[PDB]
C1' cells in the first nucleotide's frame, strides 16, 4: 500500500445524480468514522 | 456514484 472486517446511538444532509423549473430557483431519495450533540 | 482517516486481519 490493496483486499476484505471493525468505526455504537441520535441528529443535520456537501458535490454529482435524479424531477421539476417562469432560468433567478424549487423539490426527491441516498449521504459523517470524517460535522453537533450523546 | 465522488474524498480522506484509525485500528484489526490477508495478499
Ligand atoms: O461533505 C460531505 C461529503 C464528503 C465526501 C463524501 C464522499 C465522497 C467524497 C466526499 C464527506 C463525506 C463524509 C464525511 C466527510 C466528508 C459526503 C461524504 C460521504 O462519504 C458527505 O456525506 N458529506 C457531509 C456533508 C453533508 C452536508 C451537511
Nucleotide at each position: 500500500g490493496g483486499g476484505c472486517g471493525a468505526g455504537g446511538c441520535c441528529g443535520u444532509g456537501c458535490c454529482a445524480g435524479c424531477u421539476c423549473u417562469u432560468c433567478g430557483g424549487a423539490g426527491c431519495a441516498a449521504u459523517a468514522c470524517u460535522c453537533g450533540g450523546c | 456514484g465522488g474524498a480522506g482517516c484509525u485500528c484489526g486481519c490477508c495478499c